This is an experimental structure of RNA (Class III PreQ1 riboswitch) with a sequence from Faecalibacterium prausnitzii, with 95 nucleotides shown. Method: X-ray diffraction, resolution 2.75 angstrom. The entry became public in 2021. It holds a match to the Rfam family "PreQ1-III (pre queuosine) riboswitch aptamer". For this family Rfam cites "Structural, functional, and taxonomic diversity of three preQ1 riboswitch classes" (McCown et al., Chem Biol, 2014). Crystals were grown from: 80% Tacsimate pH 7.0, 10 mM magnesium acetate, 6 mM cobalt haxammine, 1 mM spermine. The model includes bound 7-DEAZA-7-AMINOMETHYL-GUANINE (PRF). The entry is indexed under PREQ1, QUEUOSINE, THREE-WAY HELICAL JUNCTION, APTAMER, METABOLITE, TRANSLATIONAL REGULATION, HL(OUT)-TYPE PSEUDOKNOT, RIBOSWITCH, RNA. Entry title: Class III PreQ1 riboswitch mutant A84G. The 2024 paper behind the entry is "Two riboswitch classes that share a common ligand-binding fold show major differences in the ability to accommodate mutations".

RNA sequence: GAGCAACUUAGGAUUUUAGGCUCCCCGGCGUG
RNA sequence: ACCAUGCCGGGCCAAACCCAUAGGGCUGGCGGUCCCUGUGCGGUCGAAAUUCAUCCGCCGGAG
Numbered sequence: 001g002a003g004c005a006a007c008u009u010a011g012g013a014u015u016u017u018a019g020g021c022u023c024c025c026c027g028g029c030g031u032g
Numbered sequence: 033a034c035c036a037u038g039c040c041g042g043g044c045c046a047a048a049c050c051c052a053u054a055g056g057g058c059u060g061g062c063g064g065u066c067c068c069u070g071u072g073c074g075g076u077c078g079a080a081a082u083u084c085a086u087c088c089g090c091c092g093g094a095g
Base pairs, nucleotide, nucleotide: 001023002022003021004020011084012083013082014081015080016079024043025042026041027040028039029038030037031036032035048076049075050074051072052071053070054069055068056067057066
């Protein structure tokens, strides 16, 4: 950087963010 | 070197308030002050934005 689910704030929905999970990129450090 | 595999450090990391700082509004100079914006591994905070008006469960009744 991309994605999935659950859930509080917060009645429904969508989304952002903590946390969880699956991944991608960059630079390094080992192993064959 | 590559290619594997495994490990380390990065990329992502909200809103708000406070403080600092830069720019903008303003600005003949100085000081104070308000508003908008950028920045901060500065502080506090684990929640927050938008939108809608109902929504959820249970019972009843239809197959």